Overview: Released in 2022, the model rests on X-ray diffraction data to a resolution of 2 angstrom. An RNA structure with a sequence from Saccharomyces cerevisiae, in which 26 nucleotides are resolved. Crystallisation conditions: 100 mM NaCl, 15 mM BaCl2, 40 mM Na Cacodylate 7.0 44 % MPD, 12 mM spermine tetrahydrochloride. It comes from the structure "26-mer stem-loop RNA".
RNA sequence: UCUCUGGUUAGGAAACUAACUAGGGA
Numbered sequence: 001u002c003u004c005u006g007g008u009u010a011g012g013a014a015a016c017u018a019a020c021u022a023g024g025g026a
Stems, first nucleotide, its partner, number of pairs: 001026011
C1' cells in the first nucleotide's frame, strides 16, 4: 500500500462510497 472478515463515523431513498478501525492474508 492492498485485500478479506467484522466494527465506527460521515455522505447517499437504497444498493453503495470515503476515511478510520481490530484481526486473517498479499
Record summary
The work is reported in "Intrinsically disordered RNA-binding motifs cooperate to catalyze RNA folding and drive phase separation" (Niedner-Boblenz et al., Nucleic Acids Res., 2024).